An RNA structure (LUS_alpha rRNA, nucleotides 7 to 488; SrRNA 2, nucleotides 1 to 183; 5.8S rRNA, nucleotides 1 to 169) from Trypanosoma brucei brucei, in which 782 nucleotides are resolved. Rfam match: Eukaryotic large subunit ribosomal RNA. Rfam 15.1 lists 107,465 matches to the family in 2,616 species. For this family Rfam cites "The comparative RNA web (CRW) site: an online database of comparative sequence and structure information for ribosomal, intron, and other RNAs" (Cannone et al., BMC Bioinformatics, 2002). The work is reported in "A single pseudouridine on rRNA regulates ribosome structure and function in the mammalian parasite Trypanosoma brucei" (Rajan et al., Nat Commun, 2023). Keywords: CRYO-EM, TRYPANOSOMA BRUCEI, 80S RIBOSOME, RIBOSOME. Among the 75 different proteins in the entry, which are not shown, are 40S ribosomal protein SA, 40S ribosomal protein S25 and Ubiquitin-60S ribosomal protein L40.
Context: one part of a larger RNA, bound to proteins that are not shown
RNA sequence: AGACCUGAGUGUGGCAGGACCACCCGCUAAACUUAAGCAUAUUACUCAGCGGAGGAAAAGAAAACAACCGUGAUUCUCUCAGUCAGCGGCGAGCGAAGAGGGAUUCAACUCGUUGCCGAAUCGGGUCUUAUAUGACCUCGAACUGUGGCA
RNA sequence: UAGGGCUGGUGCAGGCGUGGCGGAAUUCAAUUGCAAAGCAAACCCGUUGCUGAACA
RNA sequence: UACAACCCUUCAUGUGAGUAUUGAGCCAAAGAAGGUGUCAGCCCAUUACA
RNA sequence: GCCACGGAGCCUACGCGCCUCCUC
RNA sequence: AAGAGAGUAGCACUGUUUGGGAAUGCAGUGUCAAGCCGGCAGGUAUUUGUCUGCCAAGGUUAAAUAUAGAGUAGGAAGACCGAUAGCGAACAAGUAGCGUGAGCGAAAGUUUGAAAAGUACUUUGGAAAGAGAGUGACAUAGAACCUGAAAUCGUGACA
RNA sequence: GUGAGAUUGUGAAGGGAUCUCGCAGGCAUCGUGAGGGAAGUAUGGGGUAGUACGAGAGGAACUCCCAUGCCGUGCCUCUGGUUUCUGGAGUUUGUCGAAGGGCAAGUGCUCCGACGCUAUCGCACGGUGGUUCUCGGCUGAACGCCUCUAAGCCAGAAACCAGUCCCAAGACCGGGUGCCCGU
RNA sequence: AACGUGUCGCGAUGGAUGACUUGGCUUCCUAUUUCGUUGAAGAACGCAGCAAAGUGCGAUAAGUGGUAUCAAUUGCAGAA
RNA sequence: UCAUUGCCCAAUCUUUGAACGCAAACGGCGCAUGGGAGAAGCUC
RNA sequence: GAGCCAUCCCCGUGCAUGCCACAUUUCUCAGUGUCG
Numbered sequence: 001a002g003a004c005c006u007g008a009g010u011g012u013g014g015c016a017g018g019a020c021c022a023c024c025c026g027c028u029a030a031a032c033u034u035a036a037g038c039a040u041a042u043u044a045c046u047c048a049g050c051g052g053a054g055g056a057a058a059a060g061a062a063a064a065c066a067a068c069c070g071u072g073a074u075u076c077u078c079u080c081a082g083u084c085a086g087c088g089g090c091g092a093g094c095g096a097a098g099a100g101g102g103a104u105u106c107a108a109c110u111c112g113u114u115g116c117c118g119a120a121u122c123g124g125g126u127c128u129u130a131u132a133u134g135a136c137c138u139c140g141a142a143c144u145g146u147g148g149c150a
Numbered sequence: 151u152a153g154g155g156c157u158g159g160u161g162c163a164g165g166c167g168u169g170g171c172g173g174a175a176u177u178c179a180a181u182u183g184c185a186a187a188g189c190a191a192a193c194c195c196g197u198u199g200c201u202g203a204a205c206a
Numbered sequence: 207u208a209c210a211a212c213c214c215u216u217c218a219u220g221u222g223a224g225u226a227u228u229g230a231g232c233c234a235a236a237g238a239a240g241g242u243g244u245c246a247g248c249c250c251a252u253u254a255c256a
Numbered sequence: 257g258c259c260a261c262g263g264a265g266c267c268u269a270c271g272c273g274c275c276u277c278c279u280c
Numbered sequence: 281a282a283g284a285g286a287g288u289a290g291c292a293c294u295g296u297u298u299g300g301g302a303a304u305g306c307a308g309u310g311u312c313a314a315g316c317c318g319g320c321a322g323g324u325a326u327u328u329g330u331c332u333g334c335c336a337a338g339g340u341u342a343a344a345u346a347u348a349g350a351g352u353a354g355g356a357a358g359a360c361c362g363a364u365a366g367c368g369a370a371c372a373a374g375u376a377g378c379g380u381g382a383g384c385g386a387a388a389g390u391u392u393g394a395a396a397a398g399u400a401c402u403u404u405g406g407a408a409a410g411a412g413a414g415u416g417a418c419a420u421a422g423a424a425c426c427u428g429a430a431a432u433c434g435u436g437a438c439a
Numbered sequence: 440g441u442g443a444g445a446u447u448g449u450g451a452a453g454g455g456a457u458c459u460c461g462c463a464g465g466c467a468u469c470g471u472g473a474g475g476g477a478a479g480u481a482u483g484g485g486g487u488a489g490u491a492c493g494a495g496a497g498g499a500a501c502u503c504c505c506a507u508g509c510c511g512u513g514c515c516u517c518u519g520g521u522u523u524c525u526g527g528a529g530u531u532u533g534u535c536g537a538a539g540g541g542c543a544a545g546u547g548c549u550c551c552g553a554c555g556c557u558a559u560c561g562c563a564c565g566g567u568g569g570u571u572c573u574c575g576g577c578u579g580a581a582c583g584c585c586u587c588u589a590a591g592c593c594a595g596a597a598a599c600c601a602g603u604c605c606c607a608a609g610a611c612c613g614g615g616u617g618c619c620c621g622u
Numbered sequence: 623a624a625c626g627u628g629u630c631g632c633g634a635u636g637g638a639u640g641a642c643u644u645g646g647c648u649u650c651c652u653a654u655u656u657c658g659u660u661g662a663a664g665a666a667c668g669c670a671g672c673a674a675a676g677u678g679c680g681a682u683a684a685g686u687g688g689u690a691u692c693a694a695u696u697g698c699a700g701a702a
Numbered sequence: 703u704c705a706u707u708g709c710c711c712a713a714u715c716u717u718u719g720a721a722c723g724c725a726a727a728c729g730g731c732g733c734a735u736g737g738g739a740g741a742a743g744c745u746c
Numbered sequence: 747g748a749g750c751c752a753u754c755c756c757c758g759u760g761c762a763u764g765c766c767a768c769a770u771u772u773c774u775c776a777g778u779g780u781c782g
Base pairs, nucleotide, nucleotide: 002781003780004779005777006776007775008774009773010769011768012767013766014765015764016763018657023054024052025051026050027049034041038089064071065070075103076102077101078100086094087093108340109339110338111285114150115149116148117147120146122140123138124137125136126135127134152279153278154277158275159274160273161272163268165266166265167261169259170258172255176230177246178229179228180227183207187201188200189199190198209220210219212455213454214453216451231248232247233237240250241249290311291310292309293308294307295306296305318335319334320333321332322331350656352653353652354651355650356649357648358647360646361645377384378383389642391641398425401412402411403410404409426640432634433633434632435631436630437629438628439627440462442460443459444458445457446456464619465618466617467616468615469614470612474606475605476604479509480508481507482506483505484504485503492497510565511564512563513562514561518558519557520556521555526551527550528549529548530547531544532543533542534541535540567601568600569599575593576592577591664718665717666716667680668679669678671698672697686712687710688709689708690707723731724730732761733760734759735758736757737756738755743750744749745748746747
Other pairs, nucleotide, nucleotide, family: 001782tHS017762cWW018662tSS021023cHS022055cWW022347cSS023053tWW023346cSS024057tSS028048tWW029047tHS030046tWH031044tHH032043tHS033042cWW035091cSS040091tWW041092tWS054056cSS055346tWS056345tWH059074cSS060073cSS060342tHS061107cWS061341tWH062072tHS063319tSS064333tHS066068cWS066332cWS067322tWS073343tWW074344tWW079099tWS080098tWS081097tHH082083cHS083096tWH085095tHS088092tHS103344cSS104343cSS107341tWS107342tHS112284cWS114282cSS118146tHS119121tWS119145tHS121141cWH128130tWH128132tWH130158cSS132276tWS133157tSS151280cWW155273tWH157276cWH162271cWH164267cWH168260cWW171257cWH174233cSS174236tWS175247tSS184204tHS184207cWW185201tWS186226cWS207208cHS208220tWW211449cHH215452cWH217450cWW222243tSS223243tSS236253cWS242246tWH262263cHS264654cWH286314tHH287288cHS288313tWH288337cSS289312tWS297304cWW298300tHS324325cHS361365cSS362370tWS362643tHS363370tWS363389tHS363643tWH365370tWH366645tSS366646tSS368373tSS369373tSS372675tSS373387tHH374375cHS374385tWS375386tWH376385tHS379381tHS392396tWH392421cSS393395tHS393397tHS394417tHH395416cWS396419tWW397415cSS397421tWW398422tSS398423tWS399413cWS400413tHS405408tHS414422tWW415419tWH416421tHS427639cWW428637tSS428638tHS429637tHS430636tHS431635tHS436447cHS463620tWS471608tWH472607tWS472610tHS473607tHS478510tWS486502tWS487501tHS488500tHH489490cHS489498tWS490499tWH491498tHS493495tHS493496tHS510559cHH515517cHS515558tWH517561cWS522552tWS522553tWH524552tWS558560cSS565566tSS570598cWW571596tWW574594cWW578588tWW578590tWS579589tHS580586tWH581585tWH582584cHS587588tWS588590cHH608610cSS653655cWH658720tWS659722cWH661720tHS661721tWS661722tWW662721tHH663719tHS668683tSS670673tHS670676cWW677684cWH685713cWW691706cWW692703tHS692705tHS693703tWH694705tWS725728tHS740753tHS742751tWS768770tWS
């Protein structure tokens, strides 16, 4: 004087709040009661309180089971099992999982990273009957990394 | 060569949807209180017979 | 012409709508349950795609 | 069974032509 | 030829949670890795050596499942209740009414009759009504009108 | 037999049958008295009498009489209390123009005040016979003594019963009487 | 005498019972199934010829427009 | 067919309310912009 | 009579806070931040 960084004001285009809340997800969280008393225990990881979605939600693709002649994401059902598994003033009480038969199932994919490239990407404007995964332009964003191939 | 209607434009088509329409044969015959009521005791006789304790 | 309230006589007045009963039929790939002045396959509306 | 209506959507040789694009 | 998610996993203390028992999951603070014989799991603690199975700390994903006081449109029903029952509510019911307020919250079937044909008209009465007349199968079906019980009361007769 | 009614649930006229009621007392007076209640009680004084008894000191009682306390039944002549006869009078504030006459102050206040009610604060009145208890006697046995007791008899408490007094026939009075009606 | 008591016929008072039922309760299934700054849910005030409540609607106010059907709506009007 | 009736595409949709120009027991009070009415005044 | 209409009056639209992108013909700024 001019850059870059950090930060303001205005204009243009958008979004949030409130309701519903049976079912679902996250937190917070009792006492009555039972133990023939009661303090650990129980009721109960329930009720009440707060927040957030959908047509369902959540879960889901192994840092999984098993110990076999081995199974193979998730969810749900019978069963395992009121269990000669286990927890508990070992009292009152509490309490699952693997396997097995099924429902469903052409169920699976990809960011980052590593290697080869390095704006081939995005926004805006114009054209092609087109706010094209098309073309052209763009001292606009982006190299403090968008994209494409293994 | 081939494919992609899930690149985009432009057209032609089914079904899912909504609103309507369509089906037979008796108002058959006997009353207005009492017969428009019965009997013939499994089934047939019966498509047939007989009637009246609500009318003196 | 029976009945109509202590008994007898006269004079009276009294029965809603046939989906009820009986006898004949008819339809059914439809018998299905609603309506209609009483109990309805055939009075009305319904009942289907073979 | 028979008629009219149907602007988006969903389903049908991943329905069927033409132009453009993309991929092998 | 390489690589594959770090205040992350682990450990200590404290709290909570679980059937999880020398500690199942999680949270706070302190401490805080490996990848040159790697890490996690294998339900009794520690050190050492094998074996087996997987590879955390990033993300998406239909169907089979719930609807335990929800909705919007339709449908199907019932060995259910039957007007003091069944929803508080079969009716102008979350209405009338109550409370400063948060809130609480009823009673009540219009069921006369097939049809209003819902009683013109005469007479007494100020009116309400009474006595007659009439409609209707029934008016002791006359208008909160099907049926019309018990408790209680009036009247006539009798004991 | 006779005279009245009733037979009232689904018209209105007639007759019958039956069921109920009445067919005899009414009003007015004078009395009875079963049963129930029940009431009078106490003190003092006079006289007896300074008597009886007593060494003295001290010190009675009955007949009879007069008063009083408590209680009971009544009454209003006198005395007292009470006044909404607001009777008569007086007096304060307000008010009708004043006087007169009144009125208001839930009866303004003061004095006197009849009738009535009322006070032992005033007055009047409050009786008679029987059966017996405790006890005392007479005759008299048991027990040829005795004994008030066994038989019998007499006297006799504020007690008890009756009279007087109050209510009185569900105490069902066949007590009396007057008039009306039926026979 | 009356009051009071009892039985029967009739009449009041009251609203039970029966028969009715466009209501409730319980279970099951099907979808082109799920609100709002493009101003929701709720709350207030209004609108009919006669119209208080309730129902429908919003100054275009018991309705304007499209579509299918056709002769009604009704308490009294009134239009056709 | 034009009502009624059933269904539905196009519309209208007062004052509020998450309520959002500022407030509120007020049918209150603004700024910017575009319209409307106008019985003063001005011009023809 | 017509056209402009001052003051007053009526009506339509925009104007909350926060956050995201953009200023496409690339808006206006601030800092004893780092350089030049």